[PDB]
RNA sequence: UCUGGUCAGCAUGGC
RNA sequence: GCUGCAUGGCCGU
Numbered sequence: 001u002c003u004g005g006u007c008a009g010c011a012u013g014g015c
Numbered sequence: 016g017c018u019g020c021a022u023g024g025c026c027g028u
Base pairs, nucleotide, nucleotide: 002027004026005025006024010023011022013018014017015016
C1' cells in the first nucleotide's frame, strides 16, 4: 500500500 | 441476526 482479512474469539458505533 | 466500506485489536501482504 491492498477501502486486504476477521463484527464468528473477544471488544465496539449504528440497524 | 446485518454492516470489517462506521471501528479497536490482531493478522496477511

This is an experimental structure of RNA (18S ribosomal RNA) from Saccharomyces cerevisiae, with 28 nucleotides shown. The PDB entry is titled "Structure of ribosome-bound cricket paralysis virus IRES RNA". The entry also contains 40S ribosomal protein S5, 60S ribosomal protein L1 and 60S ribosomal protein L11-B, not shown here. Released in 2006, the model rests on electron microscopy data to a resolution of 7.3 A. The 2006 paper behind the entry is "Structure of the ribosome-bound cricket paralysis virus IRES RNA".